[PDB]
Context: bound to proteins that are not shown
RNA sequence: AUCUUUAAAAAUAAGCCCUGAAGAAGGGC
Numbered sequence: 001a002u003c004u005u006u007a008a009a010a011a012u013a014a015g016c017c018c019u020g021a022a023g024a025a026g027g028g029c
Base pairs, nucleotide, nucleotide: 015029016028017027018026019025
């Protein structure tokens, strides 16, 4: 306490291998 010009962006997580081209499908530990 006498002018300051039409409103602001986020996830950092999911164990280990086999078949398969699969991030389609299934198995094990």
Released in 2017, the model rests on cryo-electron microscopy data to a resolution of 9.8 angstrom. Shown are 29 nucleotides from a PDB entry: RNA (nascent RNA) from Escherichia coli. The sample was in a buffer at pH 7.5. Said et al. published it in Nat Microbiol in 2017: "Structural basis for lambda N-dependent processive transcription antitermination". Ions in the entry include magnesium and zinc. The PDB entry is titled "pseudo-atomic model of the RNA polymerase lambda-based antitermination complex solved by cryo-EM".